[PDB]
Context: one part of a larger RNA, bound to proteins that are not shown
RNA sequence: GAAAUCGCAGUGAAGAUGCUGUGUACCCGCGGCUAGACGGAAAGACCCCGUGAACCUUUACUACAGCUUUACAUUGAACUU
RNA sequence: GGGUUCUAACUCAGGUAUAACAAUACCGAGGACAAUGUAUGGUGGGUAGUUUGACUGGGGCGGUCUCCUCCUAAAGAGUAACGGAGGAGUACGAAGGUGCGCUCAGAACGGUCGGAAAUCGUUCAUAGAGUAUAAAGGCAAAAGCGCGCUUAACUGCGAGACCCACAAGUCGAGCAGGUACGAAAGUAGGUCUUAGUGAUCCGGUGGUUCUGUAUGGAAGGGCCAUCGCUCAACGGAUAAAAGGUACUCUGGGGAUAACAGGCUGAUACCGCCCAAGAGUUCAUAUCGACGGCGGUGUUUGGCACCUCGAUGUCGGCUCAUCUCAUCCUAGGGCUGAAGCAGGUCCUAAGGGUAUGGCUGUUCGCCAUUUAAAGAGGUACGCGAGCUGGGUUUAGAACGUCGUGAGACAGUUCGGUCCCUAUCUACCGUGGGCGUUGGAAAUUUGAGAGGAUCUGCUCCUAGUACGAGAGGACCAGAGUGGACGAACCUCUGGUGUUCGGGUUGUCACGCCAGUGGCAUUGCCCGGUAGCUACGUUCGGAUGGGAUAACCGCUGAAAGCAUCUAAGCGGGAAGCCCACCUCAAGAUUAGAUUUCCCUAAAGAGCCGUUGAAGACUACGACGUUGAUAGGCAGGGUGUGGAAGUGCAGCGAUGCAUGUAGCUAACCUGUACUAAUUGCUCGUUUGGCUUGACC
Numbered sequence: 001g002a003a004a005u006c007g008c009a010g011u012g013a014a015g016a017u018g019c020u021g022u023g024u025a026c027c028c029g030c031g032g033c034u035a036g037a038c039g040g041a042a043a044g045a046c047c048c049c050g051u052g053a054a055c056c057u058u059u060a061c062u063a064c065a066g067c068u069u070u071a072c073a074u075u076g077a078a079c080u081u
Numbered sequence: 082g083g084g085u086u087c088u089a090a091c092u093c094a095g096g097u098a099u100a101a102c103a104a105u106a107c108c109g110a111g112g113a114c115a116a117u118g119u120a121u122g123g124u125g126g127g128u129a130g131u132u133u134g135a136c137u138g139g140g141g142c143g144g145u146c147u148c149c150u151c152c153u154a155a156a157g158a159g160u161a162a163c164g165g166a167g168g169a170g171u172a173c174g175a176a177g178g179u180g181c182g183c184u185c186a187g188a189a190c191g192g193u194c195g196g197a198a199a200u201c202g203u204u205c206a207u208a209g210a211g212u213a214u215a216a217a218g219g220c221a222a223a224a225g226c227g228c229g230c231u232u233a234a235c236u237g238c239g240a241g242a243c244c245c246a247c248a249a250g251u252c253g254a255g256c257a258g259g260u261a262c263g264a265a266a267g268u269a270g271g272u273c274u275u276a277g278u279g280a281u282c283c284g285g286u287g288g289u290u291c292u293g294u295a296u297g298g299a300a301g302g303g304c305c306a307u308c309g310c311u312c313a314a315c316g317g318a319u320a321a322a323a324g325g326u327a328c329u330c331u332g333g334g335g336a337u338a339a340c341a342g343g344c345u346g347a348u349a350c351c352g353c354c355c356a357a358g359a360g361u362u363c364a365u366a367u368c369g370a371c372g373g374c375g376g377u378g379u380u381u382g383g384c385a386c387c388u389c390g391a392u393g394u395c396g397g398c399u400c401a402u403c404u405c406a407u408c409c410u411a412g413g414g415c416u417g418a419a420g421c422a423g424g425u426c427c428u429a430a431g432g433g434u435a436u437g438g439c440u441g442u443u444c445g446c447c448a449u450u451u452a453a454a455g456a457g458g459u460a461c462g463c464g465a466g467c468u469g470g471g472u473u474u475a476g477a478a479c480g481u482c483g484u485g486a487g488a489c490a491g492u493u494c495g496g497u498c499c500c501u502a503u504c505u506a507c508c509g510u511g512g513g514c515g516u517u518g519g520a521a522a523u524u525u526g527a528g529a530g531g532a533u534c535u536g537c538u539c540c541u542a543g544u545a546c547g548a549g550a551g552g553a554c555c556a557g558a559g560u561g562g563a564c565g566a567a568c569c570u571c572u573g574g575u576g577u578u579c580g581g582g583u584u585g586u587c588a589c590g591c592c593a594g595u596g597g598c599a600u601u602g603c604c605c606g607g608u609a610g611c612u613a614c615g616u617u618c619g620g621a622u623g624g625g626a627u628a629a630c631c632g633c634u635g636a637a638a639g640c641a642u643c644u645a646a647g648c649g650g651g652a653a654g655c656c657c658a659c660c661u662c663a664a665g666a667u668u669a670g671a672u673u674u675c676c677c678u679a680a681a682g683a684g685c686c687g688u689u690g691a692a693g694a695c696u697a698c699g700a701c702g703u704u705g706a707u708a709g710g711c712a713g714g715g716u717g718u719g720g721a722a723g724u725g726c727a728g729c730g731a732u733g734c735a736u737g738u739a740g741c742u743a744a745c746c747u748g749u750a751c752u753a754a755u756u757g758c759u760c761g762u763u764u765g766g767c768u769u770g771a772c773c
């Protein structure tokens, strides 16, 4: 996905409506119910991985703004030491 | 070579004039400062861009990362692990070459200081030594130890091999030139060997004619030699680099962790074997040291097979279901079993197996009970059934760690729990068809389910037993708890179409009387029904076969012996018995009646019901009490209205237990249940047998 869609003990990509053996079961609703369909919903947020991202920190690195130093320019005169 | 002063640059975010702002003029104040441009050092998470390894029985932490030796390594080579053990990142101009020469460690005996061991002598001594250094392999022609001379620790190379992805690495005779040692043939291109190491780029240095941007030069480049890397993450990403994220985000993985499953079973739990011992004595009543052997899956783990395009955690609540390794109750053996109580083991899973305080707890402690307060499995059962206190988002704080961002199986206060059920399952309840013609009933029971508990008192009997204290079995009688069913007479609950009282307000024209609304306005009662906390009932003392256990007789095996043949006893367990369901029991059963040219019946429809979601089921449809009404009762409420009397009046009293009264009881055709329609037939196959 499609279904003519039962239990059990086994098996098995290791917890089976669907495989084995077996047991049980006439066909189809309605009202309830939620034990299972590893039910639906969301490409697990946990965890790990990727030479992924972001934002935050700092005595990680490298820069820059800003702040500050001096030289030259704008920029002159006199006296003295 | 520093100050001081000046004014004329420059400044004014001073005054006056110019409308205002600004500029300008003048005055005033400052003044070669300030300020700005260029350059430059410092500072600089204020802001940016980034880095912050890998391996890894998940990741982190720790460890490791390159080289050498041994083992693993399975007698060629190679060969992994976070397998078991050790070394290296050097040293030496002699510790290299050669020629010549030598032989060690120890042990014993002798000898001044002098010893266990110094140096000297002797005798054994194939290496029990040494080899710069780890180990292995080797080493007498010593490769070990001395001495003399020396530079072959040479230059150019190299046939040929080893190893090898490449890049590298390794061994190498021989040839040429120069050399050292040797009388010589010769030996020598480092060291017994295998570790002592680092590519390229870039830059430096010593040489060199190779090049030399018009030409000659030169600069620069090339070639040869050589120097600078704990580039140690050692095939070396850059010359240059740490952290946080619970504020987070994307792409992926069950390639890989946390839950649960699986495999395993070290550990754990349970059992068994031996028997040292304890038990006054005495291994085995009870317990079982040192040791051994299983079983379970059940603890703590190990693995990483399933699930990361999601298998929701702990605890509680609700509701369970199974096991037996049994907590109670039942039956037994043994006992250190007098009795009563126990202990241990065997059988046994039918039932039963508390409520609280604390803490989120599970647990645990405790209180008080109980016959007992079991141990477990079920996704540590159960969140598409509930909760959400703990843990495990985002807020905040403390202690602690960190410079910090932050962090903490540390704590603290706070903090959204979705899903209308398709299928399987399950609980109920229908429809269809079938069941050898149809129909109305009544049924048997293959089978299934339910149920299964137990205290106390009295009596036997204060008997048996016992020194006393105490105190029975086995029989019998009663009365409870928990559980379950039915029921509603009683006791109560409820009782929103029953009756009253009463507050506010609106209305009925008004008074009186009544009604609406305020939770049924509120309040007090209360019928029927429903119902528990009320009432009644149940859990059997029976049958059969058994468990453990106990036998009888009895051989194998002259005995003994519960057993092999044969015969007994024996449990809340099994199978019946009790209650309910039950022929879709497709093996579809039985019995009695009724009917078949539309029958017998069934259904539709209607009136309906302590029946019911719809259904179904039950009753009735005029040849009738099915429902409603009505009538008479009962019940409940509690004294209607109107009128009268007393009273100033509110109000009281009488008429009169009155009026009203749902669902109750008994009746009664007044209303509504229309002999309408549909479905359902026509004797029910064939074969065989007995009868006829």
Stems, first nucleotide, its partner, number of pairs: 003017001006023005026513007035505003039500002047334003052330002054326004060131005066124003070120005076087005091111003095108004134146003143163001147169006170315001171213001172272002177231007185209001187205005211220002214277001216275003235258004241252003247316001260269003283309007291302002341388001342386001343384003347381001349377006358368002394471002396468003400462001401459005408433003411428006436448004476494004480489003514665001518676007528662004534562006546551001564619005572613004579606005584599006623657003630650004677765001682760004686702005707753003710749005717741002723736005

Record summary:
Solved structure of RNA (23S rRNA, nucleotides 2004 to 2868) from Psychrobacter urativorans, 773 nucleotides shown. Among the 52 different proteins in the entry, which are not shown, are Small ribosomal subunit protein uS11, Large ribosomal subunit protein uL14 and Large ribosomal subunit protein bL32. It holds a match to the Rfam family "Bacterial large subunit ribosomal RNA". Clan: LSU clan. On this family, see Yusupov et al., Science 2001: "Crystal structure of the ribosome at 5.5 A resolution". Ions in the entry include magnesium. The work is reported in "A new family of bacterial ribosome hibernation factors" (Helena-Bueno et al., Nature, 2024). Entry title: Cryo-EM structure of P. urativorans 70S ribosome in complex with hibernation factors Balon and RaiA (structure 1). The reconstruction used 53,372 particles.